[PDB]
The RNA (23S rRNA, nucleotides 1283 to 2031) from Spinacia oleracea has 742 modelled nucleotides.
The structure was determined by cryo-electron microscopy at 3.5 angstroms resolution and released in 2017.
An Rfam search finds the family "Bacterial large subunit ribosomal RNA" in it.
Taxonomically the source falls in Spinacia (Eukaryota, Embryophyta, Magnoliopsida, Caryophyllales).
The PDB entry is titled "Structure of the large subunit of the chloro-ribosome".
The sample was in a buffer at pH 7.6.
Context: one part of a larger RNA, bound to proteins that are not shown
RNA sequence: UUGAGUAACGCAAACAUUGGUGAGAAUCCAAUGCCCCGAAAACCUAAGGGUUCCUCCGCAAGGUUCGUCCACGGAGGGUGAGUCAGGGCCUAAGAUCAGGCCGAAAGGCGUAGUCGAUGGACAACAGGUGAAUAUUCCUGUACUACCCCUUGUUGGUCCCGAGGGACGGAGGAGGCUAGGUUAGCCGAAAGAUGGUUAUCGGUUCAAGGACGCAAGGUGACCCUG
RNA sequence: GGGUAAGAAGGGGUAGAGAAAAUGCCUCGAGCCAAUGUUCGAGUACCAGGCGCUACGGCGCUGAAGUAACCGAUGCCAUACUCCCAGGAAAAGCUCGAACGACCUUCAACAAAAGGGUACCUGUACCCGAAACCGACACAGGUAGGUAGGUAGAGAAUACCUAGGGGCGCGAGACAACUCUCUCUAAGGAACUCGGCAAAAUAGCCCCGUAACUUCGGGAGAAGGGGUGCCCCCUCACAAAGGGGGUCGAAGUGACCAGGCCCGGGCGACUGUUUACCAAAAACACAGGUCUCCGCAAAGUCGUAAGACCAUGUAUGGGGGCUGACGCCUGCCCAGUGCCGGAAGGUCAAGGAAGUUGGUGACCUGAUGACAGGGGAGCCGGCGACCGAAGCCCCGGUGAACGGCGGCCGUAACUAUAACGGUCCUAAGGUAGCGAAAUUCCUUGUCGGGUAAGUUCCGACCCGCACGAAAGGCGUAACGAUCUGGGCACUGUCUCGGAGAGAGGCUCGGUGAAAUA
Numbered sequence: 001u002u003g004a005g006u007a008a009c010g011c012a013a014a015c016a017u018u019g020g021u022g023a024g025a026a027u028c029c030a031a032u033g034c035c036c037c038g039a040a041a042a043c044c045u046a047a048g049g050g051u052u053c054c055u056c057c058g059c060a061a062g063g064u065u066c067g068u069c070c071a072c073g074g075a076g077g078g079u080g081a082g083u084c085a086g087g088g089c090c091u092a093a094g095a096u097c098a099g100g101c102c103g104a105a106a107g108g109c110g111u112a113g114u115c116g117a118u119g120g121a122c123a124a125c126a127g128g129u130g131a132a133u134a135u136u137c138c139u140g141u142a143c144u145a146c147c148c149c150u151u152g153u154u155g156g157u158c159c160c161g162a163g164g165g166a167c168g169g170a171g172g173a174g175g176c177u178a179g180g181u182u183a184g185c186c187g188a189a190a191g192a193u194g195g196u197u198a199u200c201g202g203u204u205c206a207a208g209g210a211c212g213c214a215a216g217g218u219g220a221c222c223c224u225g
Numbered sequence: 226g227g228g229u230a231a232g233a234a235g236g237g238g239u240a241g242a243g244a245a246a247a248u249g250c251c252u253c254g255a256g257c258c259a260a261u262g263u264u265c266g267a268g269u270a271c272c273a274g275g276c277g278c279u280a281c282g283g284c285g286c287u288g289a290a291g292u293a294a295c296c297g298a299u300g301c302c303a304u305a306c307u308c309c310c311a312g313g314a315a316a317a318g319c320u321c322g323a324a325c326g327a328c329c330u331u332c333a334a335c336a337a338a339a340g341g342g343u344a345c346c347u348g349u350a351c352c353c354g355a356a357a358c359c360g361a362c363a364c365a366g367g368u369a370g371g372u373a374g375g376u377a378g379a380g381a382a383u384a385c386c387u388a389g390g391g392g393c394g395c396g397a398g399a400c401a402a403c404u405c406u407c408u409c410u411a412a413g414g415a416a417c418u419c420g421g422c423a424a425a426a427u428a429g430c431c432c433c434g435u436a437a438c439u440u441c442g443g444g445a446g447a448a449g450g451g452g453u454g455c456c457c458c459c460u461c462a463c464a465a466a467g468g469g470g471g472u473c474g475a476a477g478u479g480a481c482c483a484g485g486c487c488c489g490g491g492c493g494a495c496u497g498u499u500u501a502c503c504a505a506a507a508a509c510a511c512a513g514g515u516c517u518c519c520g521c522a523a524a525g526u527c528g529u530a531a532g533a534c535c536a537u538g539u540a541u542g543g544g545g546g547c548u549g550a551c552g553c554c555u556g557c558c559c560a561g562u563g564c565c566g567g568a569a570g571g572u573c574a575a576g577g578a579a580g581u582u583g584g585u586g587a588c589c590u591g592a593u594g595a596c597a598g599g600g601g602a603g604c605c606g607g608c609g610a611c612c613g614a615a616g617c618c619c620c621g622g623u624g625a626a627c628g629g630c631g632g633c634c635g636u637a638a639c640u641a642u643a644a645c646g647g648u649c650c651u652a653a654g655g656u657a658g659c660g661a662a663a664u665u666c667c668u669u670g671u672c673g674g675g676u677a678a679g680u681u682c683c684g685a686c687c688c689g690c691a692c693g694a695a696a697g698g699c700g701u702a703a704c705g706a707u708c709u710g711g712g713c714a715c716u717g718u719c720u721c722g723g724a725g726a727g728a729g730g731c732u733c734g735g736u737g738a739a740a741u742a
C1' cells in the first nucleotide's frame, strides 16, 4: 500500500452566553449564569520523579479535534533554617567482623568492635512580604548549646559500679480543650410580585514566661462525703 | 468537711563502707499527679464596614464589637484506672558515687548575674486519593500518613451543600434496526430454564410473640403481627419516649440508605487459608486423639568443616507419621513385608596366616647329529587349611506399622427363604454400625411419600458388580458467597411482547489505526 477515510477519539459531572486576544476561536483569557466533588474531583506530607515551578517569545513534531494554549520547543529566572527532617548522638532486625576457628582457591562460621532506623535524646511560634521560597526573609516575643565577666569551693574529666531511660492488648468511665451551633454586641442593608428584617457580615490572636487548681488516686475506723 | 496516732507522692537516715539491692526506726506527713485556668505575650495587631485613585487588579486613610449558654470529640491528663494471658526492644543521653583511679584552682567545675556576644554540613521549588509517581500513552487502574465543617442521620455510609477545586480536552445534527446502562408494563406468577441463575420483592425504631431441636452457649433479628406524617394537650425521667384528641395523602423510616424467609437432605465440626490471570471447594489447616523416637556436649534439619537452629529450652519439654470438635466405639489375621529384641547354629569381606606350588638359578650328569634335566641359597610369584565382625538365613513380640478379611454342596413344622451343618482354603476369613449411599454396573432396582405427571428428591428393603471401623464407623446442635429437593412472598425469567431515557450505531466538520492480504 488493502481494509478506509472505515472502527475509534479513553466513562452517561454539563455546558451556555456576551466581550476580549488574534490572520485565524466551541477548544485561550475575563466576566455572568448553570452544574459536579466535598471522608473529595480539597489542603499538606513520606517515597518516587527530577526542572515539570515562574516570566517572556514560539508553534515544525507531541495533545487521539483545534490552538493564540500547554507539563511540548527556545531564552532567562527560582528553591536562604542554631529550632522543622537527616547527619555531627544512641542502638533493634540485619550487615560487616580485627584477632580466633574451619575450608581445592574464592570463601564459610564466629567474639569485642563499626555501621544500620522504620525507633529513643534534643531547641520557635504568630503576623507580615512576594512571578516562582518561606516554622528559612522581615517585625515581636521565645528556647538550646559554647564562650566572655563576678564571688566563691580548689579539686578534675575518663575508664568504672548504680538509678533511670523502658516501652502489651483491649474496656468503658471521668474531667476537659479544639469545633460547630444558639444568643447577645457592632456594621450594613428595600434586595423593584403578597407581607416583611424574623434577613447579611465581624464577633480572631500561637509558641513562651510567671502563678497555677476542682476532678480520679488515701475506699485508710463509719455517718457523709 | 472537725476531730486523734503510724504510713501515700518527695525526704533524712543507720545496719553488711559512694549508688541503688536487700534490714529496721523515724520524719508540724498529709497531700501529692495532670490537661484545662489567670496574667503577660497581644494597652497590640487583626478586622466587617467607610472615603479616593485606577491603564477597571491594586493601593491609600479610617476602622466599631471583639462577649456568654449548648453539645461534642475517632486530640489532651494517659505507659489514669480495671481486666485479661498470649506476659509486651535495646543503648545512649540524664541523675547519684567506691581502688575518693591518669590530672590537680596554670590548664577545673558548679549557684551565679538567667548579663553580653556567637551559633556546623545536607533537604526545602513543583506534582504528591497524581496529565507529571508505578502500570510502555495526557492508561474509566494502584500509592503510607495528617486535617475533618452544615442539615437529616446511630455513623468517617448515604443525600443535598460551605472552604477549596473542577465541567473530565473531539463536536454539531438526526433521531431506523440492533448491543449495552436503565424505568415501566395490562391478565396470569417459574408455565422459562441445566438450575427462579438474573430481576422484582422485604428492610429502620419502637411493641406483642418466637417453635423443632441443643453440646443446653445456641437456635433467634426464628416464624409471624402491629404502630410510626404533621398539630394540640399533661403526665412518666418530669433531657427522651408514651397516653388523649385532631388534620392531611392513594401511599407516613414515606427520597437516599436499609435482612427475603421457611421445611428436608449430603459433606465438612466451627472462624480461617489455597491454583496472582478459567477451579474458594466436601481441598489444606486447626483445637483434640494415638503411635514412635530423644537423657542434655538429644533425636531431627543445614553445612564437606568449623559450627548454627534445635534450646539461651531440658521428658507434662523437642522431632516425626496418620486421624481431625463432641457422643458411643474402634473387630479378626503377624502368614508375606516393616520395626524391635534375640543371634545358639550356617553362609560371611578386607586382612592375618601353617603349608604347598611355580619361575630364575652357582654348580651336576649322559648322548651320532641339534641341547636339555634335575637342582643349593637368595630374589620374585600363584593357590591356600584355620581365623575374620556386622548382614542375611533362623527364633519370638509387634496392626491408630505396610496391608487382608474365602467359595462350592445340603437340609425347617404348606411350598419357599436356611436357625444348623460337610468339604479345599489360607494367617484368618469381616465384628459393631451403615447401606442401591460423593461407593450398585445392570439401573429410570422394587415399595411408600411428595408432583396433575418427577430417570432428580426423602423414608425403607436388600442378591454391598467392588461399604466398613483412626487411608476411621455411625450420629450430631451451631456455621457454609458449599452441593442438593419442595415450599410461601415477589416479579418481563416466561406466556408474548411493547413503549420509553441515556451511550453507541446513522449523517456532516476534524484527526485517523488494525489484524488479513
Stems, first nucleotide, its partner, number of pairs: 001742001008736002015033004020028001034392004042372003048352002053077006062070002082143002084348004089120002092118001094115003100109003124141005144344002147341002151336003155328001160322001163319001168309004174302002180296001181294003184203003204270001208265004216258002238250001271291001274287005358367002374386004395734004403729008412720002416718001421715001429453005438443001440550001454472005473477001485713007492705002497509002513548006525534003551700004556630003561627002564622004570618003576612002580608006589598002631649001633647003658692001659689001670686001672684003